[PDB]
Context: bound to proteins that are not shown
RNA sequence: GGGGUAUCGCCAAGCGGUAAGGCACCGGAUUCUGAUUCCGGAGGUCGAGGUUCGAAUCCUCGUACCCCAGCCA
Numbered sequence: 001g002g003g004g005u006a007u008c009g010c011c012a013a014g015c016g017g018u019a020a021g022g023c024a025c026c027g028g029a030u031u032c033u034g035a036u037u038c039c040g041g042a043g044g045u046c047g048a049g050g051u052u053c054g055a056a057u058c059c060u061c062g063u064a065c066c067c068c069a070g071c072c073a
Stems, first nucleotide, its partner, number of pairs: 001068006009023003017053001025041005046062005
Other pairs, nucleotide, nucleotide, family: 007013tWH007019tWS009043cHS012020tWS012044tWS013019tWS014045tWW015057tSS016052tWS016054cWS017018cHS024042cWW030036cWH031035tHS051055tWH052054tHS
C1' cells in the first nucleotide's frame, strides 16, 4: 500500500426513535451444597464534525486495533 473492525470488564443486539441479551463484578431473600434459586446495583456507544426533531445506526476528517509479502490452510 490493500483488506477489515471500533457499543460497560468480556462477548454482543437495537440499524434514524433514543442503550437488549449472556457471562464477569457488587449488594439483599431463601438453601443441611458458602451451590443452586431468587430479587437489587454498578458501569458503555473511539475522537471531532455534518444531516436530522432526534442518529448506536447515514455522511466526513481524524485516530486505535486486527489481517495480508507460505510452492500452509